[PDB]
Context: bound to proteins that are not shown
RNA sequence: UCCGAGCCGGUAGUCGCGCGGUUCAAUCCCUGGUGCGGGUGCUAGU
RNA sequence: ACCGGCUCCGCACUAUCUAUAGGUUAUGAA
DNA sequence: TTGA
DNA sequence: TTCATAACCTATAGATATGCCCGGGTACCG
DNA sequence: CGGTACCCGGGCATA
Numbered sequence: 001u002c003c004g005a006g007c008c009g010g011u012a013g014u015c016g017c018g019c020g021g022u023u024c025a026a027u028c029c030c031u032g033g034u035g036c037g038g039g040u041g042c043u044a045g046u
Numbered sequence: 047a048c049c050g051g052c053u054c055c056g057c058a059c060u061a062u063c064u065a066u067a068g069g070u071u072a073u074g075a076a
Numbered sequence: 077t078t079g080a
Numbered sequence: 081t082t083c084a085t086a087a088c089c090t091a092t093a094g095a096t097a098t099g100c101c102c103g104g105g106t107a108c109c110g
Numbered sequence: 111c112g113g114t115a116c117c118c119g120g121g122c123a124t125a
Base pairs, nucleotide, nucleotide: 002016004024005023006022007021008020009019010017031061032060033059034058035057036056037055038054039053041052042051043050045048046047062095063094064093065092066091067090068089069088070087071086072085073084074083075082076081096125097124098123099122100121101120102119103118104117105116106115107114108113109112110111
C1' cells in the first nucleotide's frame, strides 16, 4: 500500500532512479490465437 | 490490379478445468 | 531470490 | 505471534453410466 | 366390497 510497455540521454549492456523527454496500450464490455478465402466497412496514390 | 494494416463472415488446427490444503499478499481484527 |  | 474473508501460486485427485427393485397406481377378475 | 397382476417412475447400488 503504490505502481503499463517501448525508445532517446545522465550511462559506458546500471538501479521499484517518487531522474528528464518522447511514442501507443489498457482501465468498462469481452474464452485466446493461428492459416485460408468474402463483404465489402475503414484506412493510400494511381 | 499494385497490398500492407484494422473490422466482421465461416472453412479447420490448436489452447483443461474443478474442489481442497499449504506459503504469501490485500483487507478486517488482535 | 530479497527482503527483516 | 495468533485468527477470518478474498486473491496468487503450487500440488493432488477427479474428472458417468447401467441395472435391480419396490411401491404406488391402474386394469382385471371374483 | 375384496383380491391379483402388470407398468412406470424413482431410489439405491456398483463398475